Annotation:
An RNA structure from Chaetomium thermophilum, in which 763 nucleotides are resolved. Taxonomically the source falls in Thermochaetoides thermophila (Eukaryota, Fungi, leotiomyceta, Sordariomycetidae). The entry has 61 different proteins, among them Putative NOC2 family protein, rRNA-processing protein EBP2 and 60S ribosomal protein l9-like protein. It holds a match to the Rfam family "Eukaryotic large subunit ribosomal RNA". Its Rfam clan is "LSU clan". Keywords: Ribosome, Ribosome biogenesis, pre-60S ribosome. Primary citation: Lau et al., Embo Rep. (2023), "Mechanism of 5S RNP recruitment and helicase-surveilled rRNA maturation during pre-60S biogenesis". It was solved by cryo-EM to 2.7 A. The reconstruction used 170,689 particles. The PDB entry is titled "Cryo-EM structure of a Chaetomium thermophilum pre-60S ribosomal subunit - State Puf6".
[PDB]
Context: one part of a larger RNA, bound to proteins that are not shown
RNA sequence: ACAGCCAAGGGAACGGGCUUGGCAAAAUCAGCGGGG
RNA sequence: AAGACCCUGUUGAGCUUGACUCUAGUUUGACAUUGUGAAAAGACAUAGGAGGUGUAGAAUAGGUGGGAGCUUCGGCGCCAGUGAAAUACCACUACUCCUAUUGUUUUUUUACUUAUUCAAUG
RNA sequence: UGAAGACAUUGUCAGGUGGGGAGUU
RNA sequence: CCUUUAGUCCCUCGAAAUUUGAGGCUAGAGG
RNA sequence: AGAAAAGUUACCACAGGGAUAACUGGCUUGUGGCGGCCAAGCGU
RNA sequence: AGCGACGUCGCU
RNA sequence: UCGGCUCUUCCUAUCAUACCGAAGCAGAAUUCGGUAAGCGUUGGAUUGUUCACCCACUAAUAGGGAA
RNA sequence: AGCUGGG
RNA sequence: GACCGUCGUGAGACAGGUUAGU
RNA sequence: CCCUACUGAUGAACUCGUCGCAAUGGUAAUUCAGCUUAGUACGAGAGGAACCGCUGAUUCAGAUAAUUGGUUUUUGCGGUUGUCCGACCGGGCAGUGCCGCGAAGCUACCAUCUGCUGGAUAAUGGCUGAACGCCUCUAAGUCAGAAUCCAUGCCAGAACGCGACGAUACUACCCGCACGUUGUAGACGUAUAAGAAUAGGCUCCGGCCUCGUAUCCUAGCAGGCGAUUCCUCCGCCGGCCUCGAAGUGGCCGUCGGUAAUUCGCGUAUUGCAAUUUAGACACGCGCGGGAUCAAAUCCUUUGCAGACGACUUAGAUGUGCGAAAGGGUCCUGUAAGCAGUAGAGUAGCCUUGUUGUUACGAUCUGCUGAGGGUAAGCCCUCCUUCGCCUAGAUUUC
Repeated sequence: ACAGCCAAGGGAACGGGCUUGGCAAAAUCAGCGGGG
Repeated sequence: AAGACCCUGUUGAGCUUGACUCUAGUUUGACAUUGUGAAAAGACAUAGGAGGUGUAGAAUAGGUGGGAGCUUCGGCGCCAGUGAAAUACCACUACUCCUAUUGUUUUUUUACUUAUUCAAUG
Repeated sequence: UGAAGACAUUGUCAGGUGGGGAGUU
Repeated sequence: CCUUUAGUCCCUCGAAAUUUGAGGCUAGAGG
Repeated sequence: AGAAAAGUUACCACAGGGAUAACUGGCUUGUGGCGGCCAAGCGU
Repeated sequence: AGCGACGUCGCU
Repeated sequence: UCGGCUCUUCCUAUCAUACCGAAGCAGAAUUCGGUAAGCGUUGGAUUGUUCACCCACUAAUAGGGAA
Repeated sequence: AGCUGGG
Repeated sequence: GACCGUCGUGAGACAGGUUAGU
Repeated sequence: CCCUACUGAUGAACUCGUCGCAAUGGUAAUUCAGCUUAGUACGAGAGGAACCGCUGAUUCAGAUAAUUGGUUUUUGCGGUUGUCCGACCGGGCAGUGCCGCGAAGCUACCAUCUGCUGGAUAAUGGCUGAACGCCUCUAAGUCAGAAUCCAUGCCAGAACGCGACGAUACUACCCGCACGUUGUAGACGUAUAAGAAUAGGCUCCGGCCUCGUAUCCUAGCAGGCGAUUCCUCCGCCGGCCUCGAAGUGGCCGUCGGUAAUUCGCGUAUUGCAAUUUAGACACGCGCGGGAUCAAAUCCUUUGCAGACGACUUAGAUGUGCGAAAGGGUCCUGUAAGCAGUAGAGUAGCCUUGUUGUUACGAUCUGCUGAGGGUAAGCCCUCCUUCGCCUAGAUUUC
C1' cells in the first nucleotide's frame, strides 16, 4: 500500500496475508476508547 | 545500552637490581707531646674489726670436709621433720661494709708557667 | 717582646661507612 | 660478607655444669 | 659493564585500542553447607 | 584403588 | 526507585462458609490434615518511636497472574 | 497497565 | 543527559561551542 | 477520524398476521443471629452443645411508588424587595428577583416487595467378594456422600431452526392433462422393516445358523398386431378403517392392463460404434371445470414507548374520536368589592363638651375553607354543548 473476528503453531520470545481448527448471512442507526 | 572483560602508552603506590679493590669526606676507641702543686673520688697493700634475713624451716642456712658423739658435765647431738643444701665439734677461703698507716697507681676540680697556640721586629 | 694556656691543635695504630674520587675484570 | 640445606659429632669462641648457641670445613642455593 | 638507569604488578589516575547491543524462556516451589561412619552397586 | 544415596554424629 | 488509586476476568499455593480423617477432642472452644475457587474477603489511623503496624468490626478480614 | 504523592 | 575546546591537574574551573530527546 | 471488538436499535427476501416449540448462549444467591430443643446431653465445679421445627437480619440480585422523605418551570397558590404601566384592580422586568407550601412525575436498604429442586460426583465411610485356601470398600458388581458438577426453575431466541391456525383482491387458489429448446453435488431394477444376544441365537418344533457370491423381480417394435391359453401379477378410482417422531398402509369392490404354454404376421436402410435425449422433484407456459372477492404500510392519533427507527394503541356509526363544560379529587390559603365607629392616628365647625359634631383614617371583623389552578402522563359524563367519519396514496402470493 491493500485489508480488517478469534485460538494454537509458525527456532531469529516478530505477524495481517501461511498451517488447522472455532466458525461464518445482505444493508444499516446510536454509544464507547479495548485493539489498529 | 551503560557497565563489566583483555591490552597499550603516560602517571602514581610498591618490590628488586644497580660489580670488586684502594681512597677523599665523615665517624668510634686506644696511645703520644706534657709540667708543677694543692683538695677530693676509685682501684691496688697489709693489719684489724663487723657481717650474711626471697619461700618452707621454731629460727638471720655465706659455702666447702670429715662428723655420731661433745660435754666449765646440762645442755646439746643424732634420729624425725622443713628444705638444693642441716643445724653439736673443729679446719679452709669468699665476697661485702668500716678503721689505721709502715705504701702504689687512675680520674675530677682549682692554682701557676716550662709543653703548645697567637701578633711583631732592625 | 706581650697574650692565652697543660685545654685545644696535631700525630700513630685499630675499626664503621662510603650513591663521591682512582684502578681492574 | 652474611643466610639456608645434609654430613663427620672435625676445630675455635660464649654460656651452664652433668648441656647449648654462634662461627670454621666439605658442595647446592640468594644477594 | 654496574649510579647511567633497568626490570616488574590480575593495583590506582588519565588517554587510547580490541571482543560485545544486554539477559532469560518446559525457567521456578519445603526441607543448609562441610568432614567422618555405614553403605546396594559400578569397578577390580 | 576411586564414585557412591537415605540415616547418624561434629560446628552453627 | 518506593507507596496509594483502581475496574473485568482468571488461578489455587483455601482466610471464611459446606462436607470428611485424626488428636485427653468430656461439653464449649479448638489444632493438624483431605475434597473443594460455589460464595465473600471491611471501616479507620498513618497525628509519639521503631524491625512501620496499631484500633477495632466481622464468618473472614488468603495469596497471586493478565505487567 | 496507566494516573498520583514521596524520593 | 553527552561530545569538543581552553586554563590547570598531588585538583578541578568555565554564562566557552555543539547536540539526540517523532 | 475511520475499521474492528463490545453494548444497545432497525431491518430486504419467505403473502400479512395470530398462537407456540426450544437448538444454542448466559445463569444466583450469601452469611450471621434470635426462639424451641435446654440450663438438657456432658461436666467435680466453672460452665455448656447439636439434628427436626420457627422468626429476623448482613451482602448480592430483580422489581415497585400505596405510605415517608428528597426534588419544583405546575412558574399552581400566597407573601415580599427594587423599578415601571398616572393611583386602585390587574400586571410587566430583575436571563425563573427572594421566601413558604406545593400535587404530578422521578426517585431513596432515606421507602416497599420477591429470590425456587432433581440427578451424578470429589474427599471419605460402607456391602458382597477374588486376587492371595487368612484378609481386603475393588478387581467383576454395588450403597451412601460437599456450598462441587450437569440440568430445571430464570433471561435471550437461530434475524438462512421448526410447528399449529386465520384471512389471502388481482396474479391465477384447487383439480385434470399439454408441453417446456426451465433448474437440480448427478435415476437407469436407484427393489429388500423384526427385536435382541455374540461365553449364543432362529424355528414351521422336523430342524437350522462361517458366507446378502441371499431373496424378490427379471423374455416381447424403448417392447407392435392377432390368436392359443391363463386366473397370476400390476395400476387407477371409490367405501371402511388405519398411519402423528419430520404422518401412511391394509381390506373389499369396479374398471384397465397382464407369455404360466404355444404360434402367425411386423422389425431391415440408424448403412461397422458415437448419452439407448426415456426417472423423480421443483418451477413456468396453456387450455377446461370448480372456488374466493384480502391485507399491510404511509397518514392522523395514543404514551403503557421512545435519540431516530421500533413499540403499545385508536381512526369505517361506535360503550367512537376531539374540543369545551359540569361534577369529583388534589394544591394553595380566605379573592375584587361592599359594609360595621370595632379602630390607633391625622385634621375642620361652631362654643365649651358633663357623650358635642364632621371628614380622612393604617389596621380588624363579616360576606369568604373564599378566590385562583386542576392533566398537560388525575377520574366520571344520559340525550351536558359543539364538531369529525365508510378517506387518499403505495405495495403485496